The depositors describe the entry as "Cryo-EM structure of S. cerevisiae DNA polymerase alpha-primase complex in the DNA elongation state". Shown are 35 nucleotides from a PDB entry: RNA (RNA-DNA chimeric primer), together with DNA. The sample was in a buffer at pH 7.4. The 2023 paper behind the entry is "Molecular choreography of primer synthesis by the eukaryotic Pol alpha-primase". Protein in the same entry: DNA polymerase, DNA primase, DNA primase large subunit and DNA polymerase alpha subunit B. Method: cryo-EM, resolution 3.56 angstrom. The entry became public in 2023.
Context: bound to proteins that are not shown
RNA sequence: AGGCGGGCAGCGAA
DNA sequence: TGTCCCCTCGCTGCCGCCGCC
Repeated sequence: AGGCGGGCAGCGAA
């Protein structure tokens, strides 16, 4: 530096 | 007195945590 997993916040849509 | 506009799903960006190649 990169893919994944759980958390917060913001937002467009049914 | 003190109220409200359904939850829920999927989408994108940001932030912190963990493991890896």